Description: Solved structure of RNA (E-SITE TRNA) from Trypanosoma brucei brucei, 19 nucleotides shown. Released in 2023, the model rests on cryo-EM data to a resolution of 2.47 angstroms. NCBI's taxonomy places the organism under Eukaryota, Euglenozoa, Metakinetoplastina, Trypanosomatida, Trypanosoma brucei. The 2023 paper behind the entry is "A single pseudouridine on rRNA regulates ribosome structure and function in the mammalian parasite Trypanosoma brucei". The PDB entry is titled "CRYO-EM STRUCTURE OF TRYPANOSOMA BRUCEI PROCYCLIC FORM 80S RIBOSOME : PARENTAL STRAIN". The entry has 76 different proteins, among them Ubiquitin-60S ribosomal protein L40, 40S ribosomal protein S30 and 40S ribosomal protein S14.
RNA sequence: GCCCGGA
RNA sequence: GUCCGGGCACCA
Numbered sequence: 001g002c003c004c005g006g007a
Numbered sequence: 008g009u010c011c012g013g014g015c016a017c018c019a
Stems, first nucleotide, its partner, number of pairs: 001015006
C1' cells in the first nucleotide's frame, strides 16, 4: 500500500 | 470523518 470487518 | 483486528503485496 490492497481487501475487508468492527469503532 | 476515524481507530483497531485481521489475510495479502513490497527496485529510490